C1' cells in the first nucleotide's frame, strides 16, 4: 500500500428560489448553509395526504483525518 473496525467531518441533511403532479401522483433545476475538509450530498423502499399543498419516516454509501487490526 490493500483490505477490515472505531474515531472525528455530516444529519448521504437542511435552507432559499424558480418549476412541476394528486392516491397510476407527490416532478424538475439552480444557489446556499453545514466540515480545521478534498470529494459527496443519492437511491430503493414505505408511510401520509380524499384531492388539497405539503409532503414524512426507514434501509443501502462513498470521501477526508486519525488510531486500531489483519493481509
Ligand atoms: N460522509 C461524508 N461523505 C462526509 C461527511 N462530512 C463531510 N464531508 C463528507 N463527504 C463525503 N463524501
Nucleotide at each position: 500500500g490493500g483490505c477490515u473496525u472505531c474515531a472525528u467531518a455530516u444529519a448521504a441533511u437542511c435552507c432559499g428560489a424558480a418549476u412541476g403532479a394528486u392516491a397510476u401522483g407527490g416532478u424538475u433545476u439552480c444557489g446556499g448553509a453545514g466540515c480545521u475538509u478534498c470529494c459527496a450530498c443519492c437511491a430503493a423502499g414505505a408511510g401520509c395526504c380524499u384531492u388539497a399543498a405539503a409532503c414524512u419516516c426507514u434501509u443501502g454509501a462513498u470521501u477526508a483525518u486519525g488510531a486500531a487490526g489483519u493481509c